[PDB]
Context: bound to proteins that are not shown
RNA sequence: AUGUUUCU
RNA sequence: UGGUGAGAGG
DNA sequence: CCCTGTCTGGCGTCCTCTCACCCCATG
DNA sequence: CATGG
DNA sequence: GTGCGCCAGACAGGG
Numbered sequence: 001a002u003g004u005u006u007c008u
Numbered sequence: 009u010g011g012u013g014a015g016a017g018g
Numbered sequence: 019c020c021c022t023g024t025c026t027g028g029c030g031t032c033c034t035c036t037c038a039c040c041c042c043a044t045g
Numbered sequence: 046c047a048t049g050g
Numbered sequence: 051g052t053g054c055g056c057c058a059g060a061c062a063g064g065g
Stems, first nucleotide, its partner, number of pairs: 010040009019065012041050005
C1' cells in the first nucleotide's frame, strides 16, 4: 500500500 | 317443558 | 198472566315431588 | 306422505 | 258413557 463480481 | 293420567308428602 | 216444573249452566283449597306418554295410516 | 275426523 | 250435588235463573207449562 492492497482486499473481485452478483448477492437474503 | 306444555297438557293429560296415576301415585305420594303437609 | 200467576205460580209450577224442567233444563242447562256454574262451581267446588294451596304449595311441592317423581313417573309415563303424547294421531292412525296408507294407496 | 299428509290429512282428516 | 251410563256413580255429584246444590243454587239459580231462564224457559216452558200448566193453572
Molecule: mRNA